The RNA (RNA comprising the 5' Stem-Loop RNA of U4snRNA) has 33 modelled nucleotides. Entry title: Structure of a human Prp31-15.5K-U4 snRNA complex. Sample source: RNA was chemically synthesized according to gene RNU4A (residues 20-52). The structure was determined by X-ray crystallography at 2.6 angstroms resolution and released in 2007.

[PDB]
Context: bound to proteins that are not shown
RNA sequence: AUCGUAGCCAAUGAGGUUUAUCCGAGGCGCGAU
Numbered sequence: 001a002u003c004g005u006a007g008c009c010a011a012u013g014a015g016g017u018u019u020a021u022c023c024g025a026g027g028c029g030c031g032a033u
Base pairs, nucleotide, nucleotide: 001033002032003031004030005029007028008027009026015023016022
Other pairs, nucleotide, nucleotide, family: 010025tWS011025tWS013024tSS013025tHS014024tHS014026tSS
C1' cells in the first nucleotide's frame, strides 16, 4: 500500500499534499498479498 476486516477510535469530527475563515468518513489494530 491493497483486499478481508465480528476488537479499538470516530459527525461532541475521521483524516486532510490539492481549494484552508476551506474540504467532510474515515483511521488504528488484526489477518492475508
The work is reported in "Binding of the human Prp31 Nop domain to a composite RNA-protein platform in U4 snRNP" (Liu et al., Science, 2007).
Crystals were grown from: 0.1 M calcium acetate, 0.1 M HEPES-NaOH, pH 7.0, 6 % PEG 6000, VAPOR DIFFUSION, SITTING DROP, temperature 293K.